Molecule: Lysine riboswitch aptamer
RNA sequence: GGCCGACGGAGGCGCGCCCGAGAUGAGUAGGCUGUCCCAUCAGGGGAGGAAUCGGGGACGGCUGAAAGGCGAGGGCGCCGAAGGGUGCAGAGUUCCUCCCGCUCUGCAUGCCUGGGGGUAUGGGGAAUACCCAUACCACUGUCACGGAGGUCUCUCCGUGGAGAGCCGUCGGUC
Numbered sequence: 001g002g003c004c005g006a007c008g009g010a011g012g013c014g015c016g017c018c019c020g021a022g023a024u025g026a027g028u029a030g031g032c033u034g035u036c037c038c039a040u041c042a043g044g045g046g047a048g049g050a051a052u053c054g055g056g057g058a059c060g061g062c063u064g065a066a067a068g069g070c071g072a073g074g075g076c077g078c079c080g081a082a083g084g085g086u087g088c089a090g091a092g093u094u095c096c097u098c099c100c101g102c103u104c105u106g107c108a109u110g111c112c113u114g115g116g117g118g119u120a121u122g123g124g125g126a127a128u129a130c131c132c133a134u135a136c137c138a139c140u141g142u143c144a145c146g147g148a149g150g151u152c153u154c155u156c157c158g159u160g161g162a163g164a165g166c167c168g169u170c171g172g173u174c
């Protein structure tokens, strides 16, 4: 020096979990109900059914929530933090059942992302919020390659890679 392993570290609007008055939700869904409509009709898409004494729809009247998501800062856990994709499973989604989509949850998976931001498109959301994805743009951290200064290992310019990295302290093994 190579490889394997353990332990300690660093990027900065760094990441996640929790708490939280209140706002939003929303004069919404829902309950009761008046008129008109559909006329065999029930949901986000599709299959099959029960009910017709049934069902759906438009516009009003009376009343009228909640959940999720946000929240001043703070606590705790951390630096593949965490997130997403995919696979397997559960629950929610119509009046009932099946498939598909979507939502939430558990488990697996180095398949993808160094990080935060800005812009564009698209997804979740009731939404402007908040979250997620992809592309572009620079910025930042890091090492590599080229170079200028300074000369004991530091500042700066340019190019490029990925975190399976980088800096460090060790152990084991070629």
Stems, first nucleotide, its partner, number of pairs: 001174009012079001014078006022070001030063009041054001044100006082113003085109009114140002117137008142161008